[PDB]
Released in 2021, the model rests on X-ray diffraction data to a resolution of 2.7 angstroms. Pepper (49-MER): 48 nucleotides with solved positions. The depositors describe the entry as "Crystal structure of the Pepper aptamer in complex with HBC485". Crystallisation conditions: 0.1 M ammonium chloride, 0.005 M magnesium chloride, 0.025 M HEPES, pH 7.0, 1.25 M 1,6-hexanediol, 40% MPD. It is bound to GUANOSINE-5'-TRIPHOSPHATE (GTP). The entry also models magnesium ions.

RNA sequence: GCGCACUGGCGCUGCGCCUUCGGGCGCCAAUCGUAGCGUGUCGGCGCC
Ligand code: J8L
Ligand code: GTP
Numbered sequence: 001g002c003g004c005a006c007u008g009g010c011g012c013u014g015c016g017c018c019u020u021c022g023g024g025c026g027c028c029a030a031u032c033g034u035a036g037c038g039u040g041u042c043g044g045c046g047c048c
Stems, first nucleotide, its partner, number of pairs: 001047004006043001009039005014027005
Other pairs, nucleotide, nucleotide, family: 005007tHS005008tWS005040tWS007040cWS007041cWW008032tWS031034tWH034036tHS040041cHS041042cHS041043cHS
C1' cells in the first nucleotide's frame, strides 16, 4: 500500500420510549455495521 470486516468505532441526520438532572434504551428481515446515511481503522489477522 491492499484485503478481511475480527474490531463494531467514528461522522452525519431522524422517530419512539424512559428519565434521578442534564442521561439510558429501542427502532422487522435482507445487505459489513447501522434506526438510517456516510466512513474500510488506533488496532488485529493476511498478502506485498
Ligand atoms: C471504518 C473502526 C469498526 C472499530 C462502507 C461502504 C464498502 C468503511 C466502510 C465500514 C467501515 C468500518 C469502519 C470501522 C472502524 C471499527 C469499523 C460497505 C467503505 N464500511 N468503513 N472506517 N472498532 N465502507 N461499503
Ligand atoms: P506506525 O506505528 O507508525 O503507524 O507504523 P507504520 O510505519 O506501519 O505506519 P503506516 O501509517 O501504516 O505507514 C503508512 C504508509 O506507509 C502506507 O500508506 C504505505 O505507503 C507505507 N506502508 C506502511 N506499512 C506498509 C506495508 O505493510 N506494506 C506496504 N506496501 N506499505 C506500507